[PDB]
Context: bound to proteins that are not shown
Molecule: S1A stem-loop RNA
């Protein structure tokens, strides 16, 4: 950064925790 999963909380530009390239 990409691909997952498990949670808050999803209608202001979202993030947590665990895994894998």
């Nucleotide at each position: 950064g990409g691909a997952c999963u498990g949670u808050c909380c999803a209608c202001a530009a979202g993030a947590c925790a665990g895994u894998c390239c």